[PDB]
RNA sequence: CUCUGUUUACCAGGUCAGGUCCGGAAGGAAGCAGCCAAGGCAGAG
RNA sequence: CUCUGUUUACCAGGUCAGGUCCGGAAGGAAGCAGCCAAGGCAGAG
Repeated sequence: CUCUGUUUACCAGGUCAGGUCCGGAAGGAAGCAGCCAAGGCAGAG
Repeated sequence: CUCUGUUUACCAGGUCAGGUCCGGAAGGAAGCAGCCAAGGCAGAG
């Protein structure tokens, strides 16, 4: 010099699979209002 | 006959903007493990 193992504080490096938080896209359910239907009541033509 | 207004139960029609529930896409944050860095310890070449 290199490589391997292990290890790392101090306001405490970088990266970050997984998962977390923030977000709410697709799709699914039901369905308020409103509308439509089948009727009641009232009136208009 | 038509049209308008109002109104509708009975295990109780259809449709359904909004919003609800179910879902979790994009994007955003941080970041565990692991890895990298700068060092400590040990050993190898």
The RNA (4.5S RNA DOMAIN IV) has 90 modelled nucleotides.
Primary citation: Jovine et al., Structure Fold.Des. (2000), "Crystal structure of the ffh and EF-G binding sites in the conserved domain IV of Escherichia coli 4.5S RNA".
Keywords: 4.5S RNA, DOMAIN IV, HELIX 8, SIGNAL RECOGNITION PARTICLE, SRP, FFH, SRP54, ELONGATION FACTOR G, EF-G, 23S RNA, NON-CANONICAL BASE PAIRS, MISMATCH, RNA.
The depositors describe the entry as "CRYSTAL STRUCTURE OF THE CONSERVED DOMAIN IV OF E. COLI 4.5S RNA".
Released in 2000, the model rests on X-ray diffraction data to a resolution of 2.7 A.
Crystals were grown by vapor diffusion, sitting drop at pH 6.